[PDB]
Entry title: CryoEM structure of type IV-A Csf-crRNAsp14-dsDNA ternary complex. An RNA structure (crRNA) from Pseudomonas aeruginosa, together with DNA, in which 87 nucleotides are resolved. The structure was determined by cryo-EM at 3 angstroms resolution and released in 2023. NCBI's taxonomy places the organism under Bacteria, Pseudomonadati, Pseudomonadota, Gammaproteobacteria, Pseudomonas. The entry is indexed under Nuclease, STRUCTURAL PROTEIN-RNA-DNA COMPLEX. The sample was in a buffer at pH 8. The work is reported in "Type IV-A CRISPR-Csf complex: Assembly, dsDNA targeting, and CasDinG recruitment" (Cui et al., Mol.Cell, 2023).
Context: bound to proteins that are not shown
RNA sequence: GUGAACGGUGGAGCAACACCGCGUGUUCCCCGCAUACGCGGG
DNA sequence: GGTGTTGCTCCAGAAAGGGTGTT
DNA sequence: AACACCCTTTCTGGATTTATTT
Numbered sequence: 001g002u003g004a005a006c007g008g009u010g011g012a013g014c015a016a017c018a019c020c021g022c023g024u025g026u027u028c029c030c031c032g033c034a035u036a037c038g039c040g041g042g
Numbered sequence: 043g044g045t046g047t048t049g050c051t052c053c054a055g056a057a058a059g060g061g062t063g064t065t
Numbered sequence: 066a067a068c069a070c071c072c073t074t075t076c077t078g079g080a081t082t083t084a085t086t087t
Base pairs, nucleotide, nucleotide: 009054010053011052012051013050015048016047017046018045019044029042030041031040032039033038055076056075057074058073059072060071061070062069063068
C1' cells in the first nucleotide's frame, strides 16, 4: 500500500366481468293524518 | 346523459446450551 | 475420547416519512 481490499434485489401471481330482455288480471288485511266527507301507504 | 374490485405479502441476529459423530 | 458439527430457545428500546424513470 485510493478508511482500501470481499458482497446478485431476488423468488410466485389470468384485467374482464358484473349491473339490462324474460310469470301473475281485481277489492283482502293492517299504519298514520284526520276525526270519518276522505286523503295518503305498508 | 356509467361505475364497482383490486388498493401486497416475506427478510437481510448472533450467543449459549445440549445432543450427537468422526476419529 | 475430545473437539467438530447440528438443532433449538432467547434477549434487547422508539416512533416519522419526499418524490427530475411513457